[PDB]
Shown are 83 nucleotides from a PDB entry: RNA from Geobacter.
Crystallisation conditions: 0.1 M Na/K-phosphate, pH 6.2-6.6, 0.2 M NaCl and 40-45% PEG400.
The PDB entry is titled "3',3'-cGAMP riboswitch bound with c-di-GMP".
It is bound to GUANOSINE-5'-DIPHOSPHATE (GDP).
Primary citation: Ren et al., Cell Rep (2015), "Structural Basis for Molecular Discrimination by a 3',3'-cGAMP Sensing Riboswitch".
Method: X-ray crystallography, resolution 2.12 angstroms. The entry became public in 2015.
Ions in the entry include magnesium and potassium.

RNA sequence: GUACACGACAAUACUAAACCAUCCGCGAGGAUGGGGCGGAAAGCCUAAGGGUCUCCCUGAGACAGCCGGGCUGCCGAAAUAUC
Ligand code: C2E
Ligand code: GDP
Numbered sequence: 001g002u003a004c005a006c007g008a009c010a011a012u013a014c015u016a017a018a019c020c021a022u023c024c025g026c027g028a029g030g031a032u033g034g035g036g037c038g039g040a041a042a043g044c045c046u047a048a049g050g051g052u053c054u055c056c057c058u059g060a061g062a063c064a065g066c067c068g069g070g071c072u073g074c075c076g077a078a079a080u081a082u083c
Base pairs, nucleotide, nucleotide: 001082002081003080006076007075014039015038019034020033021032022031023030024029037065043071044070045069046068049067050066051063052062053061054060055059
C1' cells in the first nucleotide's frame, strides 16, 4: 500500500437519553423544537432471530438507543491480517 478486520486524549461529518414545551395516542409510545446522558454504525432493514413493554388481553398494539442477524457509510494512529 490494502482490509468486510482494528478503534486514537487524532481529524471530518452525523446522531441525540433523562428532562422541558407543543401536537397525537386509553396506553406502551410517536412527531417537532430545546436539551445532552450516550452512541464507531445509536444509518437503514429484521418485531416470524431472541426479547421487553402496553391495552379494549381468545386478540390487537409499542420499542431497532436491549442482545443478535442482513445491507451499507466517514477517518486512518497503534495492533492484527494480507501484498
Ligand atoms: P471520537 O471521534 O472522539 O468519538 C468519540 C466516541 O463517540 C466514540 O467512542 C463513539 O462511541 C462515539 N461516536 C462518535 N462518532 C460516532 C458515529 O458517527 N457513530 C457512532 N455510532 N458513534 C460515534 P469509541 O470508543 O467508539 O471510539 C474511539 C475513538 O476512535 C473515536 O473518538 C475516533 O477518534 C476513533 N474511531 C473509532 N471508530 C471509528 C470509526 O468507525 N470512524 C472514525 N472516523 N473514527 C473512529
Ligand atoms: P515504514 O516504517 O516504512 O513502515 O513507514 P510507513 O510510514 O509505515 O509507510 C509509508 C509507506 O510505506 C506506505 O504508504 C506504504 O506505501 C509503504 N509501505 C510501508 N509498509 C508497507 C507494506 O507493508 N506494504 C506495502 N505495499 N507498502 C508499504